Context: bound to proteins that are not shown
Molecule: sgRNA
RNA sequence: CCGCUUCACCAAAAGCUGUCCCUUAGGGGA
RNA sequence: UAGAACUUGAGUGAAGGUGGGCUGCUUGCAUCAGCCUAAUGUCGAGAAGUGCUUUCUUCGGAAAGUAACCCUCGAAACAAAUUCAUUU
RNA sequence: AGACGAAUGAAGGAAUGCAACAGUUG
Numbered sequence: 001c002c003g004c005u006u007c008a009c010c011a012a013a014a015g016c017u018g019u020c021c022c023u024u025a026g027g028g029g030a
Numbered sequence: 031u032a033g034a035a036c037u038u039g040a041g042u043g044a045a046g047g048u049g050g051g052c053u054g055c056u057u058g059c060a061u062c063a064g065c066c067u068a069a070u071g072u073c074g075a076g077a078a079g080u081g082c083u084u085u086c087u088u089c090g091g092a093a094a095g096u097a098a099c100c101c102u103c104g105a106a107a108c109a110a111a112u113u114c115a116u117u118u
Numbered sequence: 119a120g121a122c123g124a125a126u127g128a129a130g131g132a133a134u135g136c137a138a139c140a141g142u143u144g
Stems, first nucleotide, its partner, number of pairs: 001049001002047001004046006010039003016033002020029002050066005056138001058136003072105005079099002081096006108131001111126004116121001
Other pairs, nucleotide, nucleotide, family: 012014cWS015034cWW018031cWW019030cWW022028cWW023024cWS023025tHS023026cWW048067cWH052107tHS053132tHS056139cWW057137cWW061133cWH066106cSS068071cSS069106tWS077078cHS077097tWS078101tWS087089tHS097099cHS115122cWW117120cWW118119cWW
C1' cells in the first nucleotide's frame, strides 16, 4: 500500500421516490 | 433533473492485523507452536490423446515425428533421529 | 565441536476453546 477489521468523520457516480417520452419484451436518459 | 442516508467508497484519521497457505493424528472457525512462498508463481519428465509436417491406400485411416495444447503425471510447508559431505 | 546442503520418511511425537462429524458414485 491494504479493493484487512473496529471506531469516528466526510463525498455521492450506484439504489429509491417523483417527472416525461420513446418499443415500453430487456429495460435506456436527465 | 431535486431529497435522504439504510447503503456505497480502490475517501480521510487513530489503533492493531499474512492481508496467502502447511502440519498439529476426521473436519471447520478463533488462538497458539514451528515452517514454505516470485506459489494466482516457476519448472521437471514424457508422448495416451488434440492440432501441425512428411510418406503410403488415396474411400478412410495408419506410421514416423513435432511438442503448441483446458495434453498426462508430478514438485513448498511442524518436529525427533539417521546417513553422506562441506571452511573451521 | 558450531551451522549449511542433499536426502532419508507412515509405525500415535504433537495444542487449547466452541461447534459438529454417514460416505462414495451418478